[PDB]
Context: one part of a larger RNA, bound to proteins that are not shown
RNA sequence: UAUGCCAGCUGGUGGAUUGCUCGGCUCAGGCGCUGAUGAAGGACGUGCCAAGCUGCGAUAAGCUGUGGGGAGCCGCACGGAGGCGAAGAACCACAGAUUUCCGAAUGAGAAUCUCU
RNA sequence: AACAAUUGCUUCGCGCAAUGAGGAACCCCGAGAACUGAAACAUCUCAGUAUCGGGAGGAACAGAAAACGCAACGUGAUGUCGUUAGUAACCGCGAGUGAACGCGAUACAGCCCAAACCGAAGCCCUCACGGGCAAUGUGGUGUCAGGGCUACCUCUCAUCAGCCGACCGUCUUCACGAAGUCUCUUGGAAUAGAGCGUGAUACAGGGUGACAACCCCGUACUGAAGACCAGUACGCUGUGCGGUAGUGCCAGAGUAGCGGGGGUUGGAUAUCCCUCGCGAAUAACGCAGGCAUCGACUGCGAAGGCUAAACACAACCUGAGACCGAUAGUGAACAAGUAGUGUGAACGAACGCUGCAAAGUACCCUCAGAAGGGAGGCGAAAUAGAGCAUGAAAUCAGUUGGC
Numbered sequence: 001u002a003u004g005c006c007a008g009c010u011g012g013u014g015g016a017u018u019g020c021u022c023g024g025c026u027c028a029g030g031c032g033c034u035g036a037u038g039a040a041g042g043a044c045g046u047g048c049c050a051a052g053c054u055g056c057g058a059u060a061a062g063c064u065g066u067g068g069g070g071a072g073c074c075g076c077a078c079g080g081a082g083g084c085g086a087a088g089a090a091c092c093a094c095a096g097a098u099u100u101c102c103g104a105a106u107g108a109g110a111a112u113c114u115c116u
Numbered sequence: 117a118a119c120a121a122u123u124g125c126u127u128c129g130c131g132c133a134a135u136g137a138g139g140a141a142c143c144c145c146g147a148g149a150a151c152u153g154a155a156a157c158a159u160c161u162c163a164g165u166a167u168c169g170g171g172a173g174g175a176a177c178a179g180a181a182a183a184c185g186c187a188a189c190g191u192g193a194u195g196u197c198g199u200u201a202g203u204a205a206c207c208g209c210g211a212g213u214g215a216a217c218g219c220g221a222u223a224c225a226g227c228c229c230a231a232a233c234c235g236a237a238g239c240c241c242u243c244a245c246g247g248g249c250a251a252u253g254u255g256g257u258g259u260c261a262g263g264g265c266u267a268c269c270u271c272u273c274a275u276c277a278g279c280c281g282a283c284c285g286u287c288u289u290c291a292c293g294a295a296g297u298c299u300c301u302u303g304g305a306a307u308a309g310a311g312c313g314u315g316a317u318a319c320a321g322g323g324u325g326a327c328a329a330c331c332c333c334g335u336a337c338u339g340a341a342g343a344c345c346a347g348u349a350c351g352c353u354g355u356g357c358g359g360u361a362g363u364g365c366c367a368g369a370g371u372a373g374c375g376g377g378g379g380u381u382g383g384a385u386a387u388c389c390c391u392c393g394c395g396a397a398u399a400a401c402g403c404a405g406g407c408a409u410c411g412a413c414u415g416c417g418a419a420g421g422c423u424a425a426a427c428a429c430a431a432c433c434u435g436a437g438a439c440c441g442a443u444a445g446u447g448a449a450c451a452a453g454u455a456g457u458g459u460g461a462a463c464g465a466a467c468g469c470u471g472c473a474a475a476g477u478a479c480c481c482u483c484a485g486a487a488g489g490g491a492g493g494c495g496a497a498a499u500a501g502a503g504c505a506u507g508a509a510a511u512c513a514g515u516u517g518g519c
Base pairs, nucleotide, nucleotide: 004519005518006517007516008515009514010513011512012511018505019469020468023440024439025437026436027435028434029433030432032429033138034137041102042101043100044057045056046055048080049079052076053075063096064095065094066093067092068091072084073083074082107115108114109113116118121135122134123133124132125131142173143171144170145169146168147167153160157208183191184190195222196221197220198219199218205213206212226422227421228420229368233256234255237254238249239248240247241246262366263365264363265362266361267360268359269358276354277353278352279351285344286343287342288341289340290339291338296312297328298311299310300309301308313330314329315319321333322332323331373394374393375392376391377390378389379388401417402416403415404414405413456463457462476504480490481489482488
C1' cells in the first nucleotide's frame, strides 16, 4: 500500500416520516317499492378527431315545453380545428318525446342472432 | 303473425283482464345440518342457528276473547319497549335451557259475514241497444251492548256506506342577508407583526399565493317551494242507536274431545303442531280457569272474515363524529369488482401530492437522435422539471478520518 474493516461527507436508490384529504367507517333524522304501458340487469352502438369512464339510444354526452338561471358554453379532460349563445345558450327543477338487441322474455328457435 | 304458459270474465274472439321477474336488508309461510359445548359421548347443546324452497309490503305479521285467573264487588283487541326474571318450568335433574299473567310505557278503534225472518226487491259489462250472473239464493235483515219473530215504549247521532278535506309538524331545496380588503415592516405572495377602524339575532364551516366575523361562498334573522304526515283529523250526506214482555225460530263438525305414532316447547300429567284411527252436544248447550272424573263457582262463545296507529330494515336523501388518514380506513380515495387467475362455481390486487401562476424550459452546441448531455431561460425554490411536497433505514457510487 492492494483486496478490505468501521464511522462520516456529497450524490443515488428506496419511499419511511411529517403535513395534507376528492375515500372509507359508524351513528342519527327523513323516506321507501319496480315490472307485460316489457323492469332490474346485460349486449352493441352513439362524439369532428374518442381508447377508458359517464351520459345517451339510429332523434344516441342528446330533442320539446314551463319555471329558474345568466354571459357564457361545447361532461370527466387544461388539445387542435371548428361551432353554439341577446331568436337568452350553458346549467338546475318539473313535465313530455325518442328509447336498437338480449333480458320475466311471452309466435318459434338461438352463446345478445334468426325464421314464418 | 303471435298475451308463450296457467288462469278469471266472457260478446266463447286473446275480446277484457291477471300471474311470471327485480329489490340493501327487514317481513311471513315451509325444509333444516354439522363443527362446537357437555373438558369422551348417545338425550341435551350449538339451534329452529347456517343453508335451501315458496311469497307479500313499504313496512310485514298480529288483532276485537270459547281471553286473563295479582280469585276478584278485579282487568278488558293486537304489536312493541322497560320490568316481572334468570323467577316458574325443562334437563344423562349433568352441562345447559327458559317463559307468562301482571305492572310502567308507546299507540289506541272498532267492525263485517253464515243462519233465523224476508225471497229477485240484486250484481257485472255496455254511451245505448243489448248481453252475462243469480232460487244450488243476488239483494234486505243481522252479528253477545245476542239476533230473528209477535206486541208495544222510545228514539236515532252508535255503526256502516260515501262526499269534502287541512292546520301544525318533520325532511329536503331555494330567496334574502351586516361589516376593512386602510398605514408601516417582512415576504414571491399578507389571512403575519405593529398601528387604526367596523359588523354581529351573523365569532358554524369552506375558499382565497401564510393564522380572515368584516376579500368570496356562506352563517343569524325572515320568507318561499316540494315531499311525507294524509285522502288522515275536522266538517258533512245518508242510515238509524236503545229498552220491555213473550217465543227451546237461528247461531260455523271429521269440529270439541279420546286413543296410537312422531316433532316442537319452559310447558312440567299442565306448550304448540303433524300424521293414522275413533268421535259429541245444540244456548234448557258448550268451552276455559296449568293432572282426570262429578258438583258448585267465576270467565267466555271455538270450528267464517276484515281492520288504522305505536315497532323491523336501510336501498335512497340529508345531517353528524374524543372513529381511520393512503401497508390505515371498504376489496376499492386512482382503470375497482378495474388489471389479472380458474372449464366453471368462484377468486382478485397495486397505483393519492409540480407550482402562487404552466410561467410545463425559447435559442445555441453535441449526438444516429422529438433521446440523452452541455450551456441557457422561468420561478422564492428546479436538490419543485413530470409516479415532480418532505425524502428515514437497508443499501450503492465517489470521497474524508482512523486501522
An RNA structure (23S Ribosomal RNA, nucleotides 10 to 530) from Haloarcula marismortui, in which 519 nucleotides are resolved. Rfam match: Archaeal large subunit ribosomal RNA. Rfam 15.1 lists 2,955 matches to the family in 1,139 species. Rfam links the family to the GO terms ribosome and structural constituent of ribosome. Primary citation: Tu et al., Cell(Cambridge,Mass.) (2005), "Structures of MLSBK antibiotics bound to mutated large ribosomal subunits provide a structural explanation for resistance". It was solved by X-ray diffraction to 2.4 angstroms. The source organism's lineage runs through Archaea, Methanobacteriati, Halobacteria, Haloarculaceae and Haloarcula. The entry also models magnesium, potassium, sodium, chloride, strontium and cadmium ions. The PDB entry is titled "Crystal Structure Of Azithromycin Bound To The G2099A Mutant 50S Ribosomal Subunit Of Haloarcula Marismortui". Among the 29 different proteins in the entry, which are not shown, are ACIDIC RIBOSOMAL PROTEIN P0 HOMOLOG, 50S ribosomal protein L14P and 50S ribosomal protein L22P.